[PDB]
């Protein structure tokens, strides 16, 4: 040091005592004892919840990254407004905000400790899982993200810890059953998606302001100087407000400090301009519009005409048009058969609902 | 009624293919051996059967 | 008198030809069809979540005994 | 060149075609031929219609006469108004308006054309007809007047064309039947017209103005310079204004041109003056108004008279009075018969309705 | 009742006038020959008619 | 004693007187009354307007021949 | 020149005519005449109406006296108001109004006229009648008043006049009937008037003003110059009205000329003053108040007392009192009889309605 | 009951006054002779009458 | 035992007295009542005012004649 | 001078008449007398009322004193307001009110009187009663106030007066009845009353104003000089009031003169200050609040902790706490017995209603 | 069911105290003669009586 | 085989012990109890208010006479 064999023993977190009632406790008492309920009591350590205190950078949890939004303030383009000014990208600072899975977990070591347990460190530049991206799309792969260190203080009170392993739950889906000329490669069809180029709606803000007094002139008016106000804009500068905060208070307004407010109240600049309607113009980004084949040919033009008119060439881009594609989905894709059957008109057959 | 033509476009059914049969065998069925196709083989020829083509026999035109 | 065509929707008889055999053929291409796929069923086994009851270790038993699991004595071997 | 006999023969403008159905068009077709329906079909002419063009003096037809209205401005006459002004007459002159039968026709000639027809000329200083004026009236005759010249380009569709002659119309009116001494001259008479005088209505425009305020005197009020308005007239000059035209507009608007408007709205110019009623005055035009005979005499005048009132002369012009007359209607127009009747009063008789 | 005046003013009838007749001749009818005109002729006168004059008779006055 | 005068509404006798024939006499004038004028009737014929129906020249016929118009062939005289 | 017989004769103012129908008128007619109604016609005369004229001094009646009234101005007496002014007496002038009997009659008498009637004077310095006034009162008388003298033109028209006596009226008032001691004289009462004092009402006009405005000083008011008004009186002077009146008008209106108008509207002079009630004062002039007898005494007043209060003297003038008196009405007035009967209280007989 | 007063103040009736009497004499009335005046005169006295006075006879008082 | 007084509402009786006739006698004064005055009542007859009817002068008559008044004639006186 | 004993008498304040009806009154009456109701009648006291008069210091009663009470000026303490000012207390002036028992009596003594009764004097520095205060409280006793002197004049009227003792009440309370171991001395107890000392209501006045106008500056307003009022205070000076009161009035108002009024109208002098709530602070009088015994500890404190908590000492003064004490009530106060019964919790037994 | 305490606290009743009786003696009541005190005295003891207090007997426990 | 202990609610036999007498005893002290004191009752008198009726003093009588006060007179006495 272990196998082994028998023996005896086992309190729902550990230890420590009882081992089916001694103890503790409740009733009961003015109060002990007893008698009667009752199998647990006592420390200990975890968890949470209650309260207390206000240290701490840190429960309004901090801190330092990193990332995603949004404001704010350069700047570059790029365009729109009469200017102030402003719509889109793209970079930059800064500000607020928000986000961190399993996992405050888990196994190993090591120390404390009889033990539960605590602390270190390790595994972890990890596994799982989730999201998002990328492989152009299911899967599935492959990348990224799901930070890291740290508190929440010395106190009391409560409550609660285990084990077992019945159902239910979910995946594996045999058998039987229905269907179907199966399943596999291509191949084509629809259907979806994505790209690009048209057309079309939306789409870039700032107003357009002069009353009543006053003064000159002049009879039934008029000019003048100057403006209360009114409308944009901006603006937390000042001023003012806040069921704001502190501070000052014996408690409180006041005031003082510091913050929020520019809808309001101030402040500052500014209201230039302009005759309708139509045509033109109208970024970027967002909406929306599209079956096949074959023919026709409102428009457009082009010729003649003095024109009606006619001849010719045209276009369904007379709003749509190209291209491209994975994984599924259908599918004898061949023959019937370029036949049936419908129409030959300004539209016709098929497709779609 | 004859003549010549456009456009579009199927189904159903087909397990080589055509023609039949079976709804008390509706099937990758049965049947001619009918056509093909790739191996083999083998009604010599009446009878007979199947197919196909050929003939009966109404109707009608121009110089 | 001389060239020429359309017929007739099937049924007799004439007539000519043609044919008698036995495998094999499956879809575009293979490749089955007693399969194989789709849908249904999804048993019963196993696995993972989940946690009832019970409980002086634990799984069953009307109740003691006995079965696993844990602990220390006693025996006894390297 | 004719006139004749026989033969065929005939397409609703004309020519060609066919001659009771070829053709052509329809139907049917995806289309062609059949087949079925259908006689007409193709050029050409003429006339309307729809269209285009916007040419021309010229569809808004036009251009020259001539005519008739009607405004407008002068002149002469004549008149009204208190003045601007203005009613009536003649004449001129300018503008505006409006007319143009049959007849854009017929007929004959030339020409082109095969022909239908087109183009010139003539008839035509016509005829016919309707209007006006004369003839003074119906008729019917005479006269004017219904000018003459030109266009409505140069295209396209559509539609229509003839011959025949049945109705119906109208004229002419015989026969019959009703009526009447017919029917003619001439005379009357009624009606009706015209015409010259009276008389009575109508008949010529223009107003007829000063608040409120200021300023001056002044206690209870006055004055004064000036004038908002008003009311007249005129006036398309200005100026304003048109569901105005043009031009300017991409289209309109605005301006510009040019035109209307003077009721309104502007502009000139005036707003003097005046007791009332009667009377008188009241152009031209334009409306009304009238039985014969016989008498009487409201009035009006003279005379007298102080007057009442009486004498006298008048007037029914006491609102009508003279003069003319064609055409027609009535009518023995002569006797009855100045007879019967009725009536002799301020009115009677007869006529009219 | 007698004298003597004035104004107006028909009408029916009338086919040379006048007078009868005919409503089974209502007529430019018919009678008479009545009256007038023009042409001609011719109741010599009885009787007879016709018409128109003049007699019968009734009423009255003045000096 | 003289001079004058109205009557009587008609009958009769009295009485004088006239008359006895035929044509002819239309209206102011003139001139018809078997007629003539107005009014009604307005036929028939004809002449102007119209313009139906039919319509392969026209009028007619149940229809086809027949008549008129028109046009050129063919005999034929001047 | 009477009276006297007979005779004849009689028109309603007068003279003519006619004298029971002539004439006149009526009816009737166109007219005459005639008929037939009708007795009354003519001139003159006096009255009235009705109309002209507008003459006169004079219909509006006039002139001249007297008278009576009322107004307005003077004046003297008396008064009353605060002062203008004013009651009332008398006297004067002056306007203004009123009155005038029978009788505008009547008689004589002259003159003119036939006449009827006119005119002239006289009767008439009257009568008679009424009214008023005196005789103080009814009668009666006596006085006075009831003036005088002119006119209403010259026209025209109409009406109408007398005589004569019937009722009816009025007066004279016999017989009768009623009633009463009748009349007369004197008294006397009662009524009534008159007078002269009392005393009580009524009784003598004129108010009794200052808004608004400005002007000056003053903060929440004050003053000061002047006054619109408003109330007296008084005016018909100016103004100023009038269903005025005349001129003036053609008619009328204005203007003029005269007149009335002082409520109204104008004009002129004033609006002083002033506590209330009683007392007191209150003029002519008017209204209104009085039974006899005896008696008492609210008051007032004296004396006494502080005073209550007592004494004492009076008074119904404590609102009424004294006179005088015609004519009427009543009355045995004298005796019953100072009786009877109430009654002796502050009153009681009698009277009186 | 007696005694003393006051004020007013009548009426009926009276023909010279007073008392009776008449409502089939209501009146300047009869009747007495009753009073009274003025003139004459004459119940001398019984009876008798009338009128007025005087006596019967009840009731009653101080000293 | 002196002096005095009211009585009684008439009726008998008793006395004494007076009376016995006739004119006159009105009202304060006169003066009357058969009368006189008032009232009623107012006849007749007169007188004034008053005027109806009628009316050829008036009064009365059925009506002419008669009466009155009025006027001239004839006759007669002085 | 007094006892006695008969004998007569005997008017409601006294004295005089009369003594059961004379007087005197009523009733009658025009008056006497008489009759006829009626016992009292005259005169003097005493009180009262009613009326007169306005004298007096004195019906408005005064005067002098105490005495008590309200004001009201000072003054000394002590507070309280920001200040004017004011709470309390004590004291002293003045002024204002208010009180005065029996008794304005009663006795005795003197005068005056015939007498009632009047006048003065004494008792009376009294007595009895009452009220307060003291003895601390109920009796009771002591004290102290219930003053003293004086008027309501001189007059009329009227009213009344005494005695006599029946109810009624009130005090003594004896028998009787009912109830208690009675009574007496202590003790105690509950009540009740005083005093100290907490606490805790209540408790000390005075407001806190600036309109409009009007200047000066300024467009859309400010600013000044000064204020009418407002609101305190305080004052009977002035002023102004008065159903005042007197002179003045013939009466009255007005003046006047005195007196009230300060709410009101005057007048004077003020109107500062000031954020709110809680705290503290709040005289002196008033007023409310208390069982015994035994025990606990809401608080506060002290120590500890960071705190929550513990831990200790404590207090029911956690609003009531000591004292004291007369007459009364009530009681065997001793045993039973520190016993039964309740209870041993924050309260429990016993009192108390 | 034993044992040890605390607060706080009566009342019936008592006539020297106890324990009986009596509601036809509820009383300063009777009765023992039971207990005290204070004064004299006086079941020598059986029987008998009260009264206390001792024994019968039943249920129980630690070493 | 030593040492202690609660009982038992009253009944009965066993015992042992006490007892046999009169008086006397009242509340904390005293001090009655037939008494006392409180309440009730509160006559009876008598004592103070009160003040009716009646009244030619007064009290009492169907009324006169008696009684009591009061005033003078006659007799008497010190």
């Nucleotide at each position: 040091a272990a196998u082994a064999g028998a023996u005896u023993u086992a309190a729902a977190c550990c230890u420590a005592g009882u081992g089916a009632a001694g103890a503790g406790c409740a009733u009961u008492u003015g109060a002990a004892c007893a008698a009667u309920g009752u199998g647990c009591u006592a420390g200990g350590g975890u968890a949470g919840u209650a309260u207390g205190g206000g240290a701490u950078a840190a429960g309004u949890c901090g801190a330092u990254a990193a990332c995603u939004a949004a404001a704010a303030u350069g700047a570059a383009u790029u365009g729109g407004g009469a200017u102030a000014c402003u719509g889109a990208u793209u970079g930059a600072u800064u500000u607020u905000a928000g986000u961190g899975g399993u996992g405050g977990a888990u196994u190993u070591u090591a120390c404390a400790g009889c033990a539960a347990u605590g602390u270190a460190a390790a595994a972890a530049g990890g596994a799982c899982u989730a999201a998002u991206a990328g492989u152009a799309a299911a899967a599935g792969c492959u990348a990224u993200u799901a930070a890291u260190c740290g508190c929440a203080a010395a106190g009391u009170a409560c409550u609660a810890c285990g084990u077992g392993g019945a159902a239910u739950u979910u995946g594996u889906g045999c058998a039987g059953g229905u269907g179907u000329a199966a399943g596999g490669u291509a191949c084509g069809a629809a259907a979806c998606u994505u790209u690009c180029g048209a057309g079309u709606g939306u789409g870039a803000c700032a107003a357009u302001a002069g009353a009543c007094g006053c003064u000159c002139c002049a009879g039934u008016g008029g000019a003048g100087a100057a403006u209360a106000a009114u409308c944009u804009a901006a603006g937390u500068u000042a001023g003012g407000u806040g069921g704001a905060a502190g501070u000052g208070u014996g408690a409180g307004a006041a005031g003082c400090u510091u913050g929020g407010c520019a809808g309001a109240c101030c402040u500052u600049a500014g209201a230039a301009a302009a005759c309708u309607c139509a045509a033109a113009c109208c970024a970027a980004g967002c909406g929306c519009u599209u079956u096949g084949c074959a023919g026709a040919g409102a428009a457009a033009c082009u010729g003649a005409g003095a024109a009606a008119u006619c001849a010719g060439u045209g276009u369904u881009u007379a709003a749509c048009g190209a291209a491209a594609g994975a994984a599924g989905u259908c599918g004898g894709u061949a023959c019937g058969a370029g036949u049936a059957g419908c129409u030959u008109a300004a539209u016709g057959c098929a497709g779609c609902a | 009624g004859u003549u010549c033509a456009a456009g579009u476009g199927a189904a159903a059914g087909u397990u080589a293919u055509u023609a039949g049969c079976c709804a008390g065998u509706a099937g990758a069925g049965c049947u001619a051996g009918a056509u093909c196709a790739u191996a083999c083989a083998g009604a010599a020829a009446a009878a007979g059967c199947a197919a196909a083509g050929a003939g009966a026999a109404g109707c009608u035109a121009u110089u | 008198c001389g060239a020429u065509a359309g017929u007739u929707c099937a049924g007799c008889c004439u007539c000519u030809u043609u044919g008698g055999g036995u495998a094999u053929g499956u879809g575009a291409c293979u490749g089955a069809a007693u399969a194989a796929c789709a849908c249904u069923g999804u048993a019963a086994a196993c696995a993972a979540a989940g946690g009832a009851a019970g409980c002086a270790g634990g799984a069953a038993g009307a109740a003691a005994a006995g079965c696993c699991u844990a602990a220390a004595u006693c025996u006894g071997u390297u």
Molecule: ROOL RNA
Organism: Enterococcus faecalis JH1